Description:
Released in 2024, the model rests on cryo-electron microscopy data to a resolution of 2.57 angstroms. Shown are 41 nucleotides from a PDB entry: RNA with a sequence from Escherichia coli 'BL21-Gold(DE3)pLysS AG', together with DNA. The reconstruction used 175,512 particles. The entry is indexed under RNA BINDING PROTEIN, STRUCTURAL PROTEIN, STRUCTURAL PROTEIN-RNA-DNA complex.
[PDB]
Context: bound to proteins that are not shown
RNA sequence: AUUCCUGUUAGAGCUGUUAAC
DNA sequence: TAACAGCTCTAACAGGAATA
Numbered sequence: 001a002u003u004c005c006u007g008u009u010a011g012a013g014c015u016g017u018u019a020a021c
Numbered sequence: 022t023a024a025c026a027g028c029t030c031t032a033a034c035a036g037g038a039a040t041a
Base pairs, nucleotide, nucleotide: 003038004037005036006035007034008033009032010031011030012029013028014027015026016025017024018023019022
Other pairs, nucleotide, nucleotide, family: none
């Protein structure tokens, strides 16, 4: 990409809680 | 650091057009 933002599909990051190493 | 949980986000597509 005139636009809108709805679904689908995944993921990442944040936090935690444990286990740790 | 490795799972787990939840929250909330982006990324990548598909997809149709405003009370019918």